An RNA: 33 nucleotides with solved positions.
Released in 2023, the model rests on cryo-electron microscopy data to a resolution of 2.8 A.
The 2023 paper behind the entry is "Structures of dengue virus RNA replicase complexes".
The depositors describe the entry as "Cryo-EM structure of the the NS5-NS3 RNA-elongation complex".
The entry has 2 different proteins, among them Genome polyprotein.
Bound small molecules: CYTIDINE-5'-DIPHOSPHATE (CDP).
[PDB]
Context: bound to proteins that are not shown
RNA sequence: AGUAGUU
RNA sequence: UGAACAGGUUCUGAAAAGAACCUGUU
Ligand code: CDP
Numbered sequence: 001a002g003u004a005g006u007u
Numbered sequence: 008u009g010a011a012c013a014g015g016u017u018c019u020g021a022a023a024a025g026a027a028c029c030u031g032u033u
Stems, first nucleotide, its partner, number of pairs: 010033010
C1' cells in the first nucleotide's frame, strides 16, 4: 500500500 | 440456589411493623 471486523 | 451483613425497591399499615424482590460484600 492492500484487505477483514467483538462473535 | 449456605451463613453473616449492607443498600435499594414494591405492596400492606394510621405509624410501628409485616410481606416480596433485586444488587453487592466476607
Ligand atoms: O479463597 P478464599 O477462601 O480466600 O475467598 P475469600 O473471598 O477471600 O473469603 C474467605 C472466606 O470467607 C472464605 O474461605 C469463606 O469461608 C468465606 N466466604 C463465604 O462464606 N461466602 C462467600 N460468597 C465468600 C467468602